[PDB]
Context: bound to proteins that are not shown
RNA sequence: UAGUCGGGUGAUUAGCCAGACUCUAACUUAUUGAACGUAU
DNA sequence: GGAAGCGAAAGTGTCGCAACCCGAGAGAGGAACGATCTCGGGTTGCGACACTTTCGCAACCCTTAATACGTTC
Numbered sequence: 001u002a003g004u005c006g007g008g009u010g011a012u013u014a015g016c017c018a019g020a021c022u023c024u025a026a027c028u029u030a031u032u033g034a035a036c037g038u039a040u
Numbered sequence: 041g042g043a044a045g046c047g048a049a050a051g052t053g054t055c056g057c058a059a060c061c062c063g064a065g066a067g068a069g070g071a072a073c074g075a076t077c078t079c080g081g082g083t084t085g086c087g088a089c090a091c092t093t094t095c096g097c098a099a100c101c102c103t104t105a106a107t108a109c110g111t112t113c
Stems, first nucleotide, its partner, number of pairs: 003021003007017003033113003037109002041100001047095020069073001
C1' cells in the first nucleotide's frame, strides 16, 4: 500500500466517525429426522 | 440409477486429377520410300473428404412423510 476484526451516531441491511491486527493462505451452508435454546 | 434428443472423438472407404505410355495418320525431299509432329485411348499413384460406430449429460421419484418459532449436519 492493500486486505481483515468492530466500539459509536445514523427512519437504520446504506453512508460516515473512532480504534486495532499480519504462518505464501476462508468461500456462511439443510426437513416433517437427530441434538440443543425459548414458549406452551 | 438413467427417458428422449443432440454432439464430440476416432476409425474406414470413395472418387477425381495429374502424370505417363503407345499406336495411327498426313507427308519433307525429288525420284524413294518415309523425314518429323499431333490425335486418341488405357494405366497407376496420391491425397482430401464423406461416412460409420461408441460414449456420456440428467428428466422422473415409485402404496409407504409432517405441522409453535430460531440454529448446525
The depositors describe the entry as "Cryo-EM structure of retron Ec78 system complex". The RNA from Escherichia coli, together with DNA, has 113 modelled nucleotides. Ions in the entry include zinc and magnesium. The sample was in a buffer at pH 7.5. The structure was determined by cryo-EM at 3.03 angstroms resolution and released in 2025. Rfam match: Retron msr RNA. A reference for the family is Ahmed and Shimamoto (2003), "msDNA-St85, a multicopy single-stranded DNA isolated from Salmonella enterica serovar Typhimurium LT2 with the genomic analysis of its retron", FEMS Microbiol Lett. Rfam's curators write: Retron elements are found in a wide range of mainly Gram-negative bacteria. The retron encodes a reverse transcriptase that is responsible for the production of a small satellite DNA called msDNA (multi-copy single-stranded DNA). msDNA has both DNA (encoded by the retron msd gene) and RNA (encoded by the msr gene) components. The 5' end of msDNA is linked to an internal guanosine residue of the RNA strand by a 2'-5' linkage. The components of msDNA are poorly conserved in sequence between different organisms -- this family therefore represents only a subset of known msr genes. Despite considerable investigation, very little is known about the function of msDNA, the mobility of retron elements, or their effect on the host cell. Among the 3 different proteins in the entry, which are not shown, are AAA family ATPase and Retron St85 family RNA-directed DNA polymerase. NCBI's taxonomy places the organism under Bacteria, Pseudomonadati, Pseudomonadota, Enterobacterales, Escherichia. The work is reported in "Architecture and mechanism of a dual-enzyme retron system in prokaryotic immunity" (Li et al., Nat Commun, 2025).